Keywords: 2-aminopurine, kink-turn motif, RNA. The RNA has 38 modelled nucleotides. Released in 2022, the model rests on X-ray diffraction data to a resolution of 3 angstroms. Miyauchi et al. published it in NAR Mol Med in 2025: "Structure-based design of a sequence-specific RNA probe that mimics the kink-turn motif". The PDB entry is titled "RNA kink-turn motif with 2-aminopurine".
[PDB]
RNA sequence: GGCGAGGAACCGGGGAGCC
RNA sequence: GGCGAGGAACCGGGGAGCC
Numbered sequence: 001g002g003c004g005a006g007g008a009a010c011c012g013g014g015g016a017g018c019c
Numbered sequence: 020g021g022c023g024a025g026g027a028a029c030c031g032g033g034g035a036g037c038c
Base pairs, nucleotide, nucleotide: 001038002037003036010032011031012030013029017022018021019020
């Protein structure tokens, strides 16, 4: 400096894009 | 420019951090 309750880390599915 | 098979988008769980 950016991303996040317009849901972070983490877990399951998914299986190659996304910012 | 960066992140991505040390698993992207998307779905579910989760619930505040992460880069």